[PDB]
Context: one part of a larger RNA, bound to proteins that are not shown
RNA sequence: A
RNA sequence: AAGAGUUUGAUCAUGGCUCAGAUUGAACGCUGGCGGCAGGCCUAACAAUGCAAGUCAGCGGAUAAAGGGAGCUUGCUCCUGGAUUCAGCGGCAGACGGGUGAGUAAUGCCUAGGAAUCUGCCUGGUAGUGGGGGAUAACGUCCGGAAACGGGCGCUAAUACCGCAUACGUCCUGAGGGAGAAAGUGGGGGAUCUUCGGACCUCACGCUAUCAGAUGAGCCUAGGUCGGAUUAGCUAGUUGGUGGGGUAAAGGCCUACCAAGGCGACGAUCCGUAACUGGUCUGAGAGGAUGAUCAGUCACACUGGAACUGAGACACGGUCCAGACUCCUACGGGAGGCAGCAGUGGGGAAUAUUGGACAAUGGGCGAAAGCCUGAUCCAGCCAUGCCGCGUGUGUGAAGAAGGUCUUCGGAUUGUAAAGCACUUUAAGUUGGGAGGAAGGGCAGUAAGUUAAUACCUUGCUGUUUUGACGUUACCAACAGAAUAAGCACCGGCUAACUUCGUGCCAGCAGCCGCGGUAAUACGAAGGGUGCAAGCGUUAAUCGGAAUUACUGGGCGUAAAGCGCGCGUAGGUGGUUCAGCAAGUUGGAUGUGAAAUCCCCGGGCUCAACCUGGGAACUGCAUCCAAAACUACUGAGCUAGAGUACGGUAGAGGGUGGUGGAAUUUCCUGUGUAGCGGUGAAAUGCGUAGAUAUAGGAAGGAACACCAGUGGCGAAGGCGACCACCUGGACUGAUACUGACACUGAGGUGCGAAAGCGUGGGGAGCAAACAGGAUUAGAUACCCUGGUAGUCCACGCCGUAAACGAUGUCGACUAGCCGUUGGGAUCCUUGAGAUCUUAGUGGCGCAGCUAACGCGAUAAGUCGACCGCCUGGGGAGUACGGCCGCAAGGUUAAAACUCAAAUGAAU
Numbered sequence: 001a
Numbered sequence: 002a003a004g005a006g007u008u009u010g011a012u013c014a015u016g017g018c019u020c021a022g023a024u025u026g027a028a029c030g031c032u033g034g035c036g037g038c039a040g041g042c043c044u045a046a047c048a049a050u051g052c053a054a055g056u057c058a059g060c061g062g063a064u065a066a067a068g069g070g071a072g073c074u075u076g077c078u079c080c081u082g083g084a085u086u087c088a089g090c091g092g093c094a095g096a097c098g099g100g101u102g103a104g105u106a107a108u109g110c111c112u113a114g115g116a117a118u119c120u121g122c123c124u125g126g127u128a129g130u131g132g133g134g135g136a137u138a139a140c141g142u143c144c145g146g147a148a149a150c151g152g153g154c155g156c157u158a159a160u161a162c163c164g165c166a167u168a169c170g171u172c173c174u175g176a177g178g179g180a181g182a183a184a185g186u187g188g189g190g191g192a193u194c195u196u197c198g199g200a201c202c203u204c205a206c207g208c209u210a211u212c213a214g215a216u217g218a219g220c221c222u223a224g225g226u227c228g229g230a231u232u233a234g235c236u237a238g239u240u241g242g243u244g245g246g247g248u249a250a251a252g253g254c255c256u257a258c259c260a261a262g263g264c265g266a267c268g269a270u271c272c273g274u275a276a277c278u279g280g281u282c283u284g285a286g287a288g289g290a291u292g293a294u295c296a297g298u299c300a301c302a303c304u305g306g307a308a309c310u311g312a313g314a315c316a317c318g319g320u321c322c323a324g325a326c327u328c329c330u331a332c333g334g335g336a337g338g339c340a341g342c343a344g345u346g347g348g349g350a351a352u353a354u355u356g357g358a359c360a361a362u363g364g365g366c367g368a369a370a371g372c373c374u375g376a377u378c379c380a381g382c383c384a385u386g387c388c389g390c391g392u393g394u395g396u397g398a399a400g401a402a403g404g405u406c407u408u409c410g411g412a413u414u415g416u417a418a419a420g421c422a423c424u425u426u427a428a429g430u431u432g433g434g435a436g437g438a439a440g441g442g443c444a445g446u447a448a449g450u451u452a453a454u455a456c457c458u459u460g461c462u463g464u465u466u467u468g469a470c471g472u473u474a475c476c477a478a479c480a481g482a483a484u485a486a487g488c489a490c491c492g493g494c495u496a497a498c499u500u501c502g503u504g505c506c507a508g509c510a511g512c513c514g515c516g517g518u519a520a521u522a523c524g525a526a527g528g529g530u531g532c533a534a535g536c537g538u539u540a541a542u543c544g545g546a547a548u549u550a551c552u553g554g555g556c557g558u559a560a561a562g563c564g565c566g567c568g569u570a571g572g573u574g575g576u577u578c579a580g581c582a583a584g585u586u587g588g589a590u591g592u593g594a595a596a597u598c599c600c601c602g603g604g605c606u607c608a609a610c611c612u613g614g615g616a617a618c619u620g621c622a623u624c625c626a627a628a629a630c631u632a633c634u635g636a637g638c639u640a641g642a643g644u645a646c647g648g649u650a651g652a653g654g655g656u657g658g659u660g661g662a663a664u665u666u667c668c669u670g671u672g673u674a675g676c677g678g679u680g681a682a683a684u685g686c687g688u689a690g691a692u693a694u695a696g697g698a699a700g701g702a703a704c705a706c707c708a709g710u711g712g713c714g715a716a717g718g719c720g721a722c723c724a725c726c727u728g729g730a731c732u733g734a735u736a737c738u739g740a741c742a743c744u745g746a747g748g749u750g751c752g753a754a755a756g757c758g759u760g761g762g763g764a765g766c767a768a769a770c771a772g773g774a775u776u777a778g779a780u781a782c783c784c785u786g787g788u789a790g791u792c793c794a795c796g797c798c799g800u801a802a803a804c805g806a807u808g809u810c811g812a813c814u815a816g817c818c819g820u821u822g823g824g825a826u827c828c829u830u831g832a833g834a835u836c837u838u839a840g841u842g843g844c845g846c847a848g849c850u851a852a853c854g855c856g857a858u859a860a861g862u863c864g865a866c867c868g869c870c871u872g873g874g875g876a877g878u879a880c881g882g883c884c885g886c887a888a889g890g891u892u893a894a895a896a897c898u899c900a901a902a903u904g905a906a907u
């Protein structure tokens, strides 16, 4: 993420 | 997502400046340790000298193999054969890679979509590759030339070039039909035609036609894309149509005619500037600035025009032409283009090496070997960035000196050293050693083509051999602490701060400011706060700046409401039912390159850096659904707005007329010395009668009283009275229309005064001006005069402290006290009272305001639209444009300058  | 300083005697507000911050392709001032990964002409152009070429499958040269001979005899030339290896045609490449950002404001770029197309090499298909011919370059030769180089003949080859043949799956006609290709080479081969040179079979690489793909390209559409209106009109193939032409292809692309269109206030055209994007830098975001590196697209290749060749160019180390420039010359003749890489001079604040290799990954030819490649991979140089690292002890007075003041004991080097038992990486020397290497020759093997698994070639396999520019990273030893610290500040707000020189000098300073005799501000050893291979100051960029305010500002007095209307575009619009589905909203799908940024990991000894995966790319278009709402379409409704009908009030306007008071000037009468203004006197009067009568006439001009925080008008404005012509309001009920509305960039009207033409007029008053005073002067204030002007007509100007310093419209929000025009209710005499409207005022609650103050006539609370403001000067000024007859108005800046101006209150  | 942080604020500080500075206007004042102090304050609050408005407002600018200055600062701390982050960044950079940086410069420049100071020093010199390292490594890694990066980055490096931002400015101006002219260029010395060193990078695109490969294929022997096309001839011809050269070698005339060593070999086999022969002659001479190992000197030697011809040879059975004649090897092997090397260049002028031709295919392909040169159109890519590489550079730069001049041109370009738009189809360049970005985003989304489209249709009428080409596309070598590559990949699948499909059908072929049959047979001839004429040249030409090399070469030989001659001519011109000092050469480079041209230009004349004579030969010769091909996968060069040209016909013929064939051809569905191509082209045209789309009826039936017509139309058009090609080339070989190389390796092998058993059967035959013979010199199984060759044919023939078969492989590989080719070639031809074509269809589909992949890639690349070309076209079209819509939206987006800098500043300027002190650029508003631009266009004539211009805009459409048809006929033809041209193009790979659509198309005014071209052409000929018909038509008169096309674009533009949503900014066409012109002018300036500028490659665009992913991104980058700031920012909390919104945004603002910017497009170095890296990547996509574009354009250009000395400047301009053009084309050829080609699948692709209108071509950076191609051609032609023109131009500018430059160079070689033997004057005959020629040559060149670094915005490729390195390097020069030049400009400039400023930006590198005439390096290494194709080893890797590309790219180019090749069948391969390979050959090329300043692409690239790498080494130089440079703190230019960024990241990391480097300068021996978890102690002890021995408080050495040197540096001090006396706090003459103390503070200051304040749990330090010169001793060490001292860890020596980084640099130095030495020794060892990965990874960037996949492949290539070969000579064996299996395989599947093949017909002859013969052979040749192809793809895997194990064998041997071989190739790294960086030249090593890395590891390990030995030497000795050995080889490495500077820079700016220290008055402030920097919770860091004695002195010594200097004395408004020298000097500092980003702001406030410092310095004129004890200087924490200037220049210094008594001694140290930063942050460090840096550190400072210049420049630029955004931030702080809510200081252009969309998020998120203002306009009574600080800057800022047009002088007021009316109105075009536009912007916005009451209420109800319906439909619609453009805005809106939800979901889906495609796209939004990659890098970057971000989150989570992996590799660098850590970290820079490198990388995997995700997220993000806020966007765009398409499609499907919904129908609170600002659109649209259909019908309504009456509350906004307008119509008819009475009734008042008014200095609303326009044209004429009539008055009355007063001034002046004229006549005539009566009359006799004067004109004691003022901050103080001086001009017009008596053989011309003097302020003047109880009198008459003329002429202009203004309308006392009424007169009133009164009235009317959009504002400017409008004061006697009467008539006529006319505008709007207010007001009452009723009837009607049915959103007809609001505002208004442009525009167009109306605008005090004064000015201006052109003509009347002219009492009074009076810019100018004459005197008389007053004062240093008096150019003025006072006096006596007095032409323009004031007045009227028509025309112009178009401005004012045109003001309520307050835009227009609409809705709402405590009260009390007046007043004007209406109306209605009140026992009603009104002497009246109450509510209700439209104005005009005085206070004042809420609220707002920096304060003053405003407060149903908002500066409150909100809404619709417009105008405007962005520190003070310069300046409402220059220049331009428009307007004016002029005066001038209107639109409207910059350079430069200063840290302030400014408001309101104390």
Base pairs, nucleotide, nucleotide: 004020005019006018007017010907012905013904014903022543023542024541025540027539030536034390035389036388037387038386039385040383041382042348050343051342056091062087070079071078100301101300102299109226110225111224112223113222114221115220118218119217123214125212126211127210128209129208130207131165133163134162140155141154142153143152144151145150171180172179173178186205187204188203189202190201194199227273228272229271234264235263236262239261240260241259242258243257244256245255246254276298277297278296279295280291281290282289283288303324304323305322306321307320326337327336328335329334354380356379357378358377364373365372366371405412406411427484429479430478431477432476433475440467441466442465487532488531489530490529492513501524502523508515509514554870555869556868557853558852562867564751565750566749567748571744572743573742575638576637577636578635579634580633584630585627586626587625588624589623590622591621592620599615600614601613602612603611604610641741642738643737644736645735646733647732648731653727654726655725656724657723658722659721660704665699667697668696756797757796759794760793765791766790770786771785772784808866809865810864811863812862813861816844817843818842819841820840821839822838823837825835826834827833848855849854872899873898874897881892882891883890884889

An RNA structure (16S rRNA, nucleotides 2 to 914) from Pseudomonas aeruginosa, in which 907 nucleotides are resolved.
Lineage of the source: Bacteria > Pseudomonadati > Pseudomonadota > Pseudomonadales > Pseudomonas.
Method: electron microscopy, resolution 2.95 A. The entry became public in 2019.
It holds a match to the Rfam family "Bacterial small subunit ribosomal RNA". Rfam 15.1 lists 42,628 matches to the family in 10,626 species. The family is grouped with related families in Rfam's "SSU clan". Its family is annotated with ribosome and structural constituent of ribosome in the Gene Ontology.
The depositors describe the entry as "Pseudomonas aeruginosa 30s ribosome from an aminoglycoside resistant clinical isolate".
Halfon et al. published it in Proc.Natl.Acad.Sci.USA in 2019: "Structure ofPseudomonas aeruginosaribosomes from an aminoglycoside-resistant clinical isolate".
Keywords: Ribosome, Pseudomonas aeruginosa.